This is an experimental structure of RNA, with 598 nucleotides shown. It holds a match to the Rfam family "ROOL RNA". About the family: Firmicutes, Fusobacteria (1 example), Tenericutes (1 example). The 2025 paper behind the entry is "Naturally ornate RNA-only complexes revealed by cryo-EM". The structure was determined by cryo-EM at 3.1 angstroms resolution and released in 2025. The sample was in a buffer at pH 8.
[PDB]
Context: one part of a larger RNA
RNA sequence: GUUUAUAGACAUAGCCUUGUGUAUGACUGUCUAAUCAACAGUGCAAGGAAUUAGUUGUGCUCUCAAAAGGAGUUAUGUGAAGGAAAGAUUAAAUGGAUACAUUUAAUUAAGUACAAUUACUACAAAAUCUAUAAUGACUGGGUAAGUCACCCGUAAGAAGGAUGAGUUAGUAGAGAUAUAAUAAUAUCUUACAGUUCAACUGAUGUGCAAGUUUAUAAGUAGACGUAGUGUGAAAGACUUAUCGCUAACGCAAUAGACGUUAUCUCGAAAGGAUAAAAGAAACCAAGAAGAUAUACAAAUUGGUAACUUGUAUAAGCCCUUGGUAAUACCAAAUAAGUUAGUUCCUCAUGAUGUCGUGGAAACAUGACUAUAAGAUAAGUUGAAUUCGAUAGUAGCCCAAGAGGAAUC
RNA sequence: GAUUGUGCCUUGAAAAAGGUGGGUGAGGUCUGUGGGUAAAAAUUAAUUCCCAUCUGGUUUUGGAUUUUCUUCGGAAAAUUGGUGCAAGAAGCGUGGAGUUGCUAACCAUUGCUCAGACUUGUAUCGCCAGUAGCACGAUAACGAUAUUUAUGAAUGUUGUAAGGUGAAUAAAAGCCUAUGAUUUGUGAAC
Numbered sequence: 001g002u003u004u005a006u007a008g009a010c011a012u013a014g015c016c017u018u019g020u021g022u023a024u025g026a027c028u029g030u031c032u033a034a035u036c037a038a039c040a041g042u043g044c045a046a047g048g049a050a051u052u053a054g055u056u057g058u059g060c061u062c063u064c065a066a067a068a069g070g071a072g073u074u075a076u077g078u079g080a081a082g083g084a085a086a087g088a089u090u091a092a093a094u095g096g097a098u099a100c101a102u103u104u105a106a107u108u109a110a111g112u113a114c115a116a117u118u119a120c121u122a123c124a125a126a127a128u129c130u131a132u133a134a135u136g137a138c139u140g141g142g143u144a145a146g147u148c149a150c151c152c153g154u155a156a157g158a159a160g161g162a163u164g165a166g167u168u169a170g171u172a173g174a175g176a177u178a179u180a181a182u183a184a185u186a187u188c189u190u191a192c193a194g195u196u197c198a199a200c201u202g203a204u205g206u207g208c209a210a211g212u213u214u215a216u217a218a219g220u221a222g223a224c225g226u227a228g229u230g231u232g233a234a235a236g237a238c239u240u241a242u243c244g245c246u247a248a249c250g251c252a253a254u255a256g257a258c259g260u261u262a263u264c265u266c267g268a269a270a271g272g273a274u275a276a277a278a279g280a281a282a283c284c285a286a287g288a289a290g291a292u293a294u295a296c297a298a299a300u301u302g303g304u305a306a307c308u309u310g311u312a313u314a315a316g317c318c319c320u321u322g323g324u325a326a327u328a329c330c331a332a333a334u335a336a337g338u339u340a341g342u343u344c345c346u347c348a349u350g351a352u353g354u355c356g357u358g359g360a361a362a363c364a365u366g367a368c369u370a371u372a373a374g375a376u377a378a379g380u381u382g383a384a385u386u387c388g389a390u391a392g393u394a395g396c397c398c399a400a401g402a403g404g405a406a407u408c
Numbered sequence: 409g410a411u412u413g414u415g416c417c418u419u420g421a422a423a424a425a426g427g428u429g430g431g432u433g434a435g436g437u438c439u440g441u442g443g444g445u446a447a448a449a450a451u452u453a454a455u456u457c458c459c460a461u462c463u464g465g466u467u468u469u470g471g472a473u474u475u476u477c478u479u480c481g482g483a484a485a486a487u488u489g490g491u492g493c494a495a496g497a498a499g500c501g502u503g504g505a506g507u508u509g510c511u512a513a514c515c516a517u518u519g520c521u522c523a524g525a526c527u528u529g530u531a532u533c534g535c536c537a538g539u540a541g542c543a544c545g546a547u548a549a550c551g552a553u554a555u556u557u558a559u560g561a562a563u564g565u566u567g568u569a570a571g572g573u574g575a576a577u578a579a580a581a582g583c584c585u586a587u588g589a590u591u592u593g594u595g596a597a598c
Base pairs, nucleotide, nucleotide: 001598002597003596004595005594006593007592008591009590010588011587012586015048016047017046018045019044027041028040029039030038049206050204051203052202053201054200055199056198057197059073060072061071062070063069076193077192078191082114087108088107089106090105091104092103093102094101095100118172119171120170123166127163128162129161130160139149140148173190174189175188176187177186178185179184207568208567209566210565212562213561214560215559216558217557218556219555220554221553223451224551225550226549228544229543230542231541232387233386234385236381237380238379239378240377241376242375243374244342245341246340247339248338249337260276261275262274263273264272265271282324283323284322285321286320287319292314293313294312295311296310297309298308344404345403346402347401353368354367355366356365357364358363382408383407388438389437390436395432396431397430398429415428416427417426418425440461441460442459443458444457462538463537464536465535466534473485474484475483489533490532491531492530493529494528495527496526498521499520500519502516503515504514571584572583573582
Other pairs, nucleotide, nucleotide, family: 013020tWH016158cSS017134tSS025043tWH026042tHS026044tWS043569cHS048159tSS058196cWW064068tWS065304cSS075194tHS079117cWW080116tHS081115tHS081175tSS083111tWS083113tHS084112tWH085110tHH086109tHS094335cSS097253tWH098252tWH122167cWW125165tHH126164tHS131159tWH132158tWH134157tHS135589cWH137151cWW138150cWW141147cWW142146tWW143146tWW151155cWH156589cWS180239cWS181379tWS182380tWS222552cWW223447tHS227539tWW228549tSS235384cWW244373tSS250336tHS252284cSS253323tSS254325cWH255281cWS256280tHS257279tHS259277cWW266270tWS288289cHS288318cWW289319tWS290316tWW290318cWS291315cWW291317cWW299307cWW316318tWS343375cWH348399tWS349370tWH350369tHS350372tHS351353tHS351369tWH370372cSS381382cHS391435tWH392433tWS393434tWH394433tHS403432tSS419421tWH421424cHS439546tWW445454tWH447452tWH470488cWW472486cWW476482cWW478482tWS501517cWW507509tHS545548cSS546548cHS570571tHS
C1' cells in the first nucleotide's frame, strides 16, 4: 500500500451532482455607452434524470381523375364461440269466366348476410447485464507546485436504462347455446398481429411524516329495534299449449276520339240519316330487345379526363308482348284455411235457445241447458295471508239475483 | 211474542227425548283463561316474576282439637273454615183443571235469572306441564347505530436547509435512527 469486520470523530438544502457548510456570499432590481463601487430586496443559484403537454419532418391506413391537397394513427387486418330472413322451384287441398289466386309441407337461397372480444389480484422483486456529468486519485510539462494537458468499469465515478415480465394460472364483468318466456342451473368463448422513428421547446420537492375521506377482514359496548332462524302444501298473481265461440280477410281490368268507303236526303253552297270494315287514347297482367344511371377494362396521349367500343350491376321513369268475356229482379245457392278478439269462487233461477205434445191459424203447454260462450291441462313465483283458537261468530242479504275475492 | 218439514247435531236410543229458518262469510286480538308488579329521578317494559282459575300427568297431602302402641315423631275418631263448579229451594214464563166470564189458590214440564244470601254434594288449599303448518332457538338468533385493531386505495390538506425528540407564541451546543471516492484505533486475509 491492497481486501474485509468492530469501536470513535466529522459531515447532511430537491429523485441526483457541484457551490454556500453558512440563516449568509452568490442571485434579482435601480443607475451608466459599458464595467466596478454604492443603494433596495432575497434563500436558494447552475445542470441532469423521470413523468406530462405542444410543434416540425418521416413511417403506416383511408380519401382525392392526374398535378396541387385533406383526415386518422386507444387507426386498421385476420381468426372465431355461434348463425338468419325475404325471394324462387316442386307437390297436395280448396276457390275463380279466363290469365291465375289462397293455405300448408319439402327443397333451394346457405354455413351466405350479421356477430361480443374488457377489468382486477397473486407468483414479483431479489438477482444479472450496461452508459454519462461533477468531485477525488494517478501520470506529464515550465513554476512561486495555483493553472494547463494525458490514461482505466480491459488501474475509475450518481440518479437512470435494458432483462427478470410469462401462464387455458385465480376472481369478476360481458357474449353464445339448451330447458317456450320470466326464474334457476349447466356448458362453451372473451384470440393473433398492428398502434413507427428522430429532433426542438413549456411545466411539476416526484421523498419522508401527520391529518381527512373510502373499501375489505377480525373484535368490543348499550334502557337501539323485532315472538327470530330453517323448511313444505294451498290460495292469489303472471305466461303458454290443445279444443270451441264471434268478427274480418280469402284480390285481374269491363274502353272507342278524329277519319275512310258505300247508300239515302237537301234544286246550288253550308249540313243531316243509315250500314260495313278499321282504329289513336285509356285501363289490367306478365317481361327486359332498346333507351337512361353507376362501376371496371381496352383504345388515343409525354400524362390525366371527355368521346368511342366491350363487360357487369341496379331501377321499371322510359319501352315490348298479350288481354279488356259477362242484361235486371224474385226464388234457390254462396268454401278449405289464415289473422285478430274472448274464460275468478260458492249458492239460487231456467229463455228470445233446443226437443216433445195440442191447435185451421196467431199461439198455448211440459222437460232440459249459463256452451245463455267458454272448457281442460302445464310452467314460474321475493314479501305478506291460510293450513291453531275466539267462530261457521259478527256484518250484509232472502230476491231474480245475493255474498266474497281480484294483495305489497 | 210464538211457529217453520226432510236433513243435521246431541241423548234417556238402539227405538223413538231435546236443539236448529236459510245463503255467504271476515277484521282485530291471543305464548290455556283473568288480574297485578319489576330498570336509574321521570317515562316505558313479562312465554320467563306474583295471585286466582281450567285441563292433563304424578302422589301419601288445608288449619286447630280429641283418643292411642307418640311401632317416638307415626295411626284412629269426631267437630269447625276459605275459594270454584253442579244440583235443590225461590222468582219469571207456558200448560192442565175451574169460572156466567176474569184473578187468587191447587198440580205438571221446558227455558231463563239480579243481589250473588240459604240447604246439599263434589273438587281444591302438595309437586310438574300447557300456544302459533312442522322442526330448532328465545341469557339465543337476525337488523341498525357507535367504537377499536390490521391491510389496501384516493386527495385542489399541513409540516420539512430535521426522519423523530425538549410535545408552550417560541426555543438547545444534548439523545435515538438512517446515510458517507472523508478520517483514526484494534483484529482477520495479501